[PDB]
Solved structure of RNA, 32 nucleotides shown. Released in 2008, the model rests on solution NMR data. The depositors describe the entry as "Liquid crystal solution structure of the kissing complex formed by the apical loop of the HIV TAR RNA and a high affinity RNA aptamer optimized by SELEX". The work is reported in "Liquid-crystal NMR structure of HIV TAR RNA bound to its SELEX RNA aptamer reveals the origins of the high stability of the complex" (Van Melckebeke et al., Proc.Natl.Acad.Sci.Usa, 2008).
RNA sequence: GAGCCCUGGGAGGCUC
RNA sequence: GCUGGUCCCAGACAGC
Numbered sequence: 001g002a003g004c005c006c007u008g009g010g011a012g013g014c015u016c
Numbered sequence: 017g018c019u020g021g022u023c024c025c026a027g028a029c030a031g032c
Base pairs, nucleotide, nucleotide: 001016002015003014004013005012006027007026008025009024010023011022017032018031019030020029
C1' cells in the first nucleotide's frame, strides 16, 4: 500500500 | 427474551 474482519467513529489483526 | 459477525460506544440487519 489495494481489499476481508455487522455498520459509523475509534482502535487493532489479516491476504497480497 | 436468545443468537451472528474482531473488540468498544451507539445503532442495526438477518434467523428462532